Solved structure of RNA, 26 nucleotides shown. It was solved by X-ray diffraction to 1.3 A.
[PDB]
């Protein structure tokens, strides 16, 4: 860096 | 529930 995932947060619908 | 965004975290390559 690429793929996936866990969790919070900011804006809008 | 959906669109957008910012850190944190793990696995694989």
């Nucleotide at each position: 860096g690429c793929g996936u995932u866990u969790g919070a947060a900011a804006c809008g619908c």